[PDB]
The RNA (thi-box riboswitch) has 80 modelled nucleotides. The structure was determined by X-ray crystallography at 2.89 angstroms resolution and released in 2006. It is bound to thiamin phosphate (TPS). The work is reported in "Crystal Structures of the Thi-Box Riboswitch Bound to Thiamine Pyrophosphate Analogs Reveal Adaptive RNA-Small Molecule Recognition" (Edwards and Ferre-D'Amare, Structure, 2006). It holds a match to the Rfam family "TPP riboswitch aptamer (THI element)". Rfam links the family to the GO term thiamine pyrophosphate binding. On this family, see Rodionov et al., J Biol Chem 2002: "Comparative genomics of thiamin biosynthesis in procaryotes. New genes and regulatory mechanisms". About the family: Vitamin B(1) in its active form thiamin pyrophosphate (TPP) is an essential coenzyme that is synthesised by coupling of pyrimidine and thiazole moieties in bacteria. The previously detected thiamin-regulatory element, thi box was extended, resulting in a new, highly conserved RNA secondary structure, the THI element, which is widely distributed in eubacteria and also occurs in some archaea. Analysis of operon structures identified a large number of new candidate thiamin-regulated genes, mostly transporters, in various prokaryotic organisms. On the sample the depositors note: in vitro T7 RNA polymerase with 5'cis-hammerhead ribozyme and 5'-trans VS ribozyme. Crystals were grown from: growth: 29% PEG 2000, 15 mM CaCl2, 0.2 M NH4Cl, 50 mM succinate pH 7; 0.25 mM TMP, 0.25 mM spermine, 1.5 mM MgCl2, 50 mM KCl; cryo: above with 15% w/v sucrose; 500 x 70 x 70 um crystal, pH 7.0, VAPOR DIFFUSION, SITTING DROP, temperature 295K.
RNA sequence: GCGACUCGGGGUGCCCU
RNA sequence: GCGUGAAGGCUGAGAAAUACCCGUAUCACCUGAUCUGGAUAAUGCCAGCGUAGGGAAGUCGCA
Ligand code: TPS
Numbered sequence: 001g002c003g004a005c006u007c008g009g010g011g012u013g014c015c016c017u
Numbered sequence: 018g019c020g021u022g023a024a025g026g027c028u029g030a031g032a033a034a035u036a037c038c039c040g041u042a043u044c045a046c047c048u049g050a051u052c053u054g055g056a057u058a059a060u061g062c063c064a065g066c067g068u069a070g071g072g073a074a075g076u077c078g079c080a
Base pairs, nucleotide, nucleotide: 001079002078003077004076005075006074007040008039009038010037012034013027014026015025046071047070048069052065053064054063055062
C1' cells in the first nucleotide's frame, strides 16, 4: 500500500402519466 | 375524482435489500435545508454548500 474477516455506522426519496 | 402505494415510472452503489455504501474522515451519512442558482412530470434530479461542523475500528493476509 492493497485485500480480507469480525464487529460497527449510514440512507430509503420523487411521481402515479 | 379524491386516498393511498402494491406493482410500475425517475435519479442512484443502494430509495428494504441474506443488498448497497461507509469505518478518521479533500469520495458513507447527518446538520445547514421549508437554503441558494439550474433542470424536471416530480424530487435530497444537477451544481453550490463542502478544504464546513459533526460522524462508526479492531484483527489477519498478501507463499
Ligand atoms: C437509498 N441521496 C439522497 S440525499 C443524498 C443522497 C446520495 C446525500 C446528498 O449529499 N438513499 C438511497 N438511495 C439514493 N439514491 C439516495 C439516498 C440519494 P450532498 O450531495 O452532499 O448534498